An RNA structure from Arabidopsis thaliana, in which 741 nucleotides are resolved. Among the 86 different proteins in the entry, which are not shown, are At1g01640, Expressed protein and F10K1.8 protein. The 2020 paper behind the entry is "Cryo-EM structure of the RNA-rich plant mitochondrial ribosome". Released in 2020, the model rests on electron microscopy data to a resolution of 3.86 A. The depositors describe the entry as "Structure of the plant mitochondrial ribosome". Rfam match: Bacterial large subunit ribosomal RNA. The family has 102 seed sequences and 51,934 matches in Rfam 15.1. Its family is annotated with structural constituent of ribosome and ribosome in the Gene Ontology. The organism belongs to Arabidopsis, within Eukaryota.

Context: one part of a larger RNA, bound to proteins that are not shown
RNA sequence: GAACAAUCAGUCGAAGGAGUAGUCAAGCGCACUCACUCUAACGGCGUACCUUUUGCAUGAUGGGUCAGCGAGGAAAUGGGAAGAGCGGCUUAAGCCAUUAGGUGUAGGCGCUUUCCAAAGGUGGAAUCUUCUAGUUCUUCCUAUUUGACCCGAAACCGAUCGAUCUAGCCAUGAGCAGGUUGAAGAGAGCUCUAACAGGCCUUGGAGGACCGAACCCACGUAUGUGGCAAAAUACGGGGAUGACUUGUGGCUAGGGGUGAAAGGCCAACCAAGAUCGGAUAUAGCUGGUUUUCCGCGAAAUCUAUUUCAGUAGAGCGUAUGAUGUCGAUGGCCCGAGGUAGAGCACUCAAUGGGCUAGGGUGGCUUACCAACCCCAGGGAAACUCCGAAUACAGGCCGUUCUCGUUUGUACAGACAGACUUUUGGGGUGCUAAGAUCCAAAGUCGAGAGGGAAACAGCCCAGAUCGUACGCUAAGGUCCCUAAGCAAUCACUUAGUGGAAAAGGAAGUGAUCGAGCGAUGACAACCAGGAGGUGGGCUUGGAAGCAGCCAUCCUUUGAAGAAAGCGUAAUAGCUCACUGGUCUAGCUCCAUGGCACCGAAAAUGUAUCAGGGCUCAAGUGAUUCACCGAAGCGACGAGACCUUGAAAGCUGCUUUUUCAAGUGUCAGUAGCGGAACGUUCUGUCAAUCGGGGAAGGUUUUUGGUGACAAGACCUGGAGAUAUCAGAAGUGAGAAUGCUGAC
Numbered sequence: 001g002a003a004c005a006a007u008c009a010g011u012c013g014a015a016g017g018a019g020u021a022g023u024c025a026a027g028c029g030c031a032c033u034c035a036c037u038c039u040a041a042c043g044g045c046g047u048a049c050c051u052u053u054u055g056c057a058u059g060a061u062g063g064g065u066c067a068g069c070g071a072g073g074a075a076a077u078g079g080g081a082a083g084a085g086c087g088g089c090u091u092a093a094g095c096c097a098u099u100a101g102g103u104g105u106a107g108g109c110g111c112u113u114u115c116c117a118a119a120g121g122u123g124g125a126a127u128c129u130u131c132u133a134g135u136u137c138u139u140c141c142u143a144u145u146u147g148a149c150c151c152g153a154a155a156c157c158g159a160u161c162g163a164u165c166u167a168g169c170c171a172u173g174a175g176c177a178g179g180u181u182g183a184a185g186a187g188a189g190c191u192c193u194a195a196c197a198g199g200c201c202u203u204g205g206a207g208g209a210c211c212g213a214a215c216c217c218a219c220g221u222a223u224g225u226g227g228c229a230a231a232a233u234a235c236g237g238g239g240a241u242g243a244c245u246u247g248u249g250g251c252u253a254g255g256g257g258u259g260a261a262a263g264g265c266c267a268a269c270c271a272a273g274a275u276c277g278g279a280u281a282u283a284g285c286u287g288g289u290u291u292u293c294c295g296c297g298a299a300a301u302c303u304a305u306u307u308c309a310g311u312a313g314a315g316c317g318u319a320u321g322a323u324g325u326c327g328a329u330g331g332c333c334c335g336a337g338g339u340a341g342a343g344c345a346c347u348c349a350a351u352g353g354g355c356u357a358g359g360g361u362g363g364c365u366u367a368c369c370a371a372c373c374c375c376a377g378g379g380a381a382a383c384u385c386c387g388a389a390u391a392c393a394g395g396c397c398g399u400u401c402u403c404g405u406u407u408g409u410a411c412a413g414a415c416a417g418a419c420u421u422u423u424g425g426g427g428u429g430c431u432a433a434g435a436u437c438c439a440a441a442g443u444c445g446a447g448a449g450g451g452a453a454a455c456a457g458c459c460c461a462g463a464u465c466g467u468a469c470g471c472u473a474a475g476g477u478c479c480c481u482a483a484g485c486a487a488u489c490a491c492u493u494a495g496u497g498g499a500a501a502a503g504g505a506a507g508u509g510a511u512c513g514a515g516c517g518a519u520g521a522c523a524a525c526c527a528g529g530a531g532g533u534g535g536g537c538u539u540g541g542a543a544g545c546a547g548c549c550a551u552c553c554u555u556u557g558a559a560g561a562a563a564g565c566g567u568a569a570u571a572g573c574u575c576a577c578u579g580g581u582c583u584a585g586c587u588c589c590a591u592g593g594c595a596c597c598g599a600a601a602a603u604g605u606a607u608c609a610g611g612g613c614u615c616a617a618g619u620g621a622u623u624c625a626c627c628g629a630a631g632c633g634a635c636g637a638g639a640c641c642u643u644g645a646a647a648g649c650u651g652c653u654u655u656u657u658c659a660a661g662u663g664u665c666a667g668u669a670g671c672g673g674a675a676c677g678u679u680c681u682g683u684c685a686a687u688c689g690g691g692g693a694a695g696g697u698u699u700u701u702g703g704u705g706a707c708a709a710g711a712c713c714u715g716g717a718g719a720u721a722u723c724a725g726a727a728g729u730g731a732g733a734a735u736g737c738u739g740a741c
Base pairs, nucleotide, nucleotide: 010045011044012043013042016039017038018037019036021033022032023031049062051060064741065740066739067738068737069736074146075145076144077143078142079141080140081139082138083137084136086134088109089108090107094103095102096101115120149288150287152285156278157277158276159275160274161273168251169250170249171248172247173246174245175244176242178211179210180209181207185203186202187201189200190198216239217237219236220235221234222233223232254270256266257265258264291675292674293673294672295671296670301314302313303312305310316413317411319409320408321407322406326404327401330397331396333395334394335392341386342384343383351376352375353374354373358369359368360366362364417444418443419442420441423439425437449460450459451458464637465636466635467634469633470632471631475627476626477625478611479610484624486623487622488621489620490619491618497613503597504596507594508593510591511590514587515586516585525580526579528577530554531553532552535549536548537547560575564573565572638665639664640663641661642660643659644658645657646656647655676730678727679726680725681724682723688718695714696713698711699710700709701708702707
């Protein structure tokens, strides 16, 4: 500080509260040390970390925390760059001695002969007094053989150990309460003359017999599911003199055993046991790879492949050197284009018409077919009489740089890419799924930052660092939210805005037409829609209306052979079709603008973000301001590169000071340069240390960084400068290891 305030727990601000130090003339306080240290009401902002990914807050993987340990090297032999020695360079083993190095030319490469399968063959330079040659060790980056950065297999093979459990068997023993049932036979009385045998009766005691405890076994339910137990318990079950159960001891042992046969069992996990060993087996697969800064900076395309999850070769990254005004690009010129469009002049499909060969149809001639040919009309990825914008080949000029080019020499990464309510194309749903697969573009990936409420792939835009500075960009100014209820001119009153079509719909305001109009424009009152007529036809009925012809007669004020409705036909209306009165700007044509309707989902408004907006804060057009980003500036700081100037360099031209740069300085993989530390060892019979050593917790100070140094303490005895060298040298992950909690 803390019981009325919501979340990677913070960062930046911050009212507070508390403990409270010092110096100092000036005076004994106050007023400074922004004093300092803890703390945090409140406000702005923020979805952890590695991996693997096109992409991860992810509701994907791993981690409970802590200390420690824990994976890029070793040798040989090549490729090379950075040295350095020598000028031909070297040694190998070995020998000589070790208080430590000399000796050894066996051999290698080079001077070297360039073609060549082999044989055969051999003047490269030059003349100004000449160049004309490399080898050997050291460091480092890499390669090849060994484990080759580490962890991990499923499995294979040789050797042995097991049948104390389990399967079977061998030898020896033992056990089965009780109750049933009543086979074979044997026998007394009926028995067919016993030639009989039979039948009843009795006694008998057989059963892979029956019911049921011991026993074994394990069928169902429930319990239990870190349990009582790594296979039990409760209650019920089956056999229970047999193909039985059991004690004891022996046998069969891994491609083997054993099996009343299920791929079962063989020491609790058997489609080939256990344990040693080969062996750190392998593993295109998964995971892991520990310090810091700076420089640059890619790819997911192509070809190939028993190839897709890889890997090589090109393109694309880096370091350095050599050779390049090479490249970057705009302008001019000039160059064949056959796409979009287009058209029918060709091939295919094609509509109408003119006149018809030719057909059909009857007997001359056909509204029935008509080719051909012609007239129009104009389809198409595979048609071209035509044909643009582009893009592209080249030369010539400007533009431009820190060569950004080509190329030598060593390193690799990558070969799974996404998306645009982009635009143009194939497949698709039907015509475009956040699909798939291509054309060109961009963003992302490897790009942070402001807008799209939140948002990899859209808008703006590239963060070296510090700054409570300043002008924009992107988009925004009623409020959350910084900035206008801004102004000017009109439109809409639907929350349209703030989702969605064919169609429907006098919406509103503008605009050109036109028709109308004091021979009266429309609204509107007042009136028949007549007689041929009830047309003709049908019709059992039609006059206007079940229903056809007919649209023609005439009166003529009107009039159709009544429009609708019906009436069994009728009649009638009113209908096109009427006189005055109306007293006035009326009506439809579209140019169009913004409205409306169609327009229904599931937890809760849920399609402006909400508040809320017509009294715009909405739309269309014109004008000012403002805000707004890590952009660009303003100071200031660094790093590299450029530019000088001046040095020093010996090279006379690489190598440090300065200063100038609307020079540069986002970054994965990956690559080059520089740095920190740690253990040891030479520097060290040195130096510090009972006045305080290594280590330990605190606190202060320094550097771009790892990290370094002081002060108090604790600790009670080791330590190590400097530059060098040997490395088992650096922790947050490996469901890691050990220990502790």